About this RNA:
Keywords: HYDROLASE-DNA-RNA COMPLEX, RNASE H, HYBRID. The RNA (TEMPLATE RNA), together with DNA, has 42 modelled nucleotides. Crystals were grown from: RT COMPLEX WAS MIXED WITH RESERVOIR SOLUTION CONTAINING 1.8M (NH4)2SO4, 50MM TRIS HCL (PH8.5), AND 25MM MGSO4. VAPOR DIFFUSION 4C. It was solved together with REVERSE TRANSCRIPTASE/RIBONUCLEASE H and P51 RT. Released in 2013, the model rests on X-ray crystallography data to a resolution of 5 angstrom. The depositors describe the entry as "Structures of HIV-1 RT and RNA-DNA Complex Reveal a Unique RT Conformation and Substrate Interface".
Context: bound to proteins that are not shown
RNA sequence: GGCCACAAUAACUAUAGGCAU
DNA sequence: ATGCCTATAGTTATTGTGGCC
Numbered sequence: 001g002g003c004c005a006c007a008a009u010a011a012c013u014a015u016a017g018g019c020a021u
Numbered sequence: 022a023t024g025c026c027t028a029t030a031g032t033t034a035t036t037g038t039g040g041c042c
Stems, first nucleotide, its partner, number of pairs: 001042021
C1' cells in the first nucleotide's frame, strides 16, 4: 500500500417543497 | 435555466476494529 468482513464519520445523485437571479 | 437551502431515498470516500498478502 492493496484485498475480506463489520461498524462510525464527511461528500455526491432521483423525488418533494422553497428562495434568488 | 443555475446556484443555494431543507427534507425523503440511495450511493461513495474515509477512518477504525478483527484478519491476510